[PDB]
C1' cells in the first nucleotide's frame, strides 16, 4: 500500500431486552449479601422511507488478513 469485519446505558452481552455498576429505600448494632424502587443507550456525517440499531454512502478509532516469483 491492498482487502474483510466491527462500533448499543458507566461495563459486558441481547434482538431497544437483561445483567451487574450507579443512585433511592427497607432489613443489620454497622458493612456486605439479600428484598423492594429508580434512572440512564443505538461512534460520526449525509440521504431513502410516514417510520431505519434493522436499506445505502463517506470519514474517524480499532481489529484481522495479504504484501509474492526470479
Nucleotide at each position: 500500500u491492498a482487502g474483510g469485519g466491527a462500533a448499543u446505558a458507566g461495563u459486558u452481552u441481547a434482538a431497544a431486552a437483561a445483567a451487574c455498576a450507579u443512585c433511592u429505600g427497607a432489613c443489620u448494632c454497622a458493612u456486605a449479601u439479600u428484598c423492594a424502587g429508580a434512572a440512564g443507550a443505538u461512534g460520526g456525517a449525509g440521504g431513502u422511507u410516514c417510520a431505519a440499531u434493522u436499506c445505502c454512502u463517506c470519514c474517524u478509532u480499532c481489529c484481522c488478513u495479504a504484501a509474492c516469483c526470479a